C1' cells in the first nucleotide's frame, strides 16, 4: 500500500 | 432506498 464483506452518520437520484 | 450513486467514520477478511 491494494482487494473483499459488514456496520454508523450525513448527502443524491 | 438496509437494495443505486456520493462524502465520512468504525469493525472484519485476504494480500
Ligand atoms: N428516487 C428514489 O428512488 N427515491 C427517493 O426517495 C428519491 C428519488
Nucleotide at each position: 500500500g491494494g482487494a473483499g464483506c459488514g456496520g454508523g452518520c450525513g448527502g443524491g437520484u | 432506498a438496509g437494495u443505486c450513486c456520493c462524502g465520512u467514520c468504525c469493525g472484519u477478511u485476504c494480500c
Solved structure of RNA (tRNA(Asp) acceptor stem/T stem-loop) with a sequence from Escherichia coli, 28 nucleotides shown. The 2020 paper behind the entry is "Crystal structures of an unmodified bacterial tRNA reveal intrinsic structural flexibility and plasticity as general properties of unbound tRNAs". Crystals were grown from: 2 M ammonium sulfate. It was solved by X-ray diffraction to 1.6 A. Keywords: tRNA RNA unmodified T-loop acceptor stem, RNA. The model includes bound uracil (URA). Entry title: Crystal structure of a fragment of E. coli tRNA(Asp) consisting of its acceptor stem/T stem-loop. Short unit cell. The entry also models sulfate ions.